The depositors describe the entry as "HnRNP A1 Alters the Conformation of a Conserved Enterovirus IRES Domain to Stimulate Viral Translation". An RNA with a sequence from Enterovirus A71: 41 nucleotides with solved positions. The structure was determined by solution NMR and released in 2017. Primary citation: Tolbert et al., J. Mol. Biol. (2017), "HnRNP A1 Alters the Structure of a Conserved Enterovirus IRES Domain to Stimulate Viral Translation".
């Protein structure tokens, strides 16, 4: 780079936005988006 198979589950990571506390740093809660694994050359 090409081909084949199963799933899109969400764990974990990243980003946008709101709520909560301090004056920040940085924490905490929710939500949307992005990142899947196996097999052959």
């Nucleotide at each position: 780079g090409g081909a084949u198979c199963a799933a899109u589950a969400g764990c974990a990571g990243g980003u946008g936005u709101g709520g909560c506390a301090c004056a920040c740093c940085a924490g905490u809660c929710a939500u949307a988006c992005c990142u899947u694994g196996a097999u052959c050359c």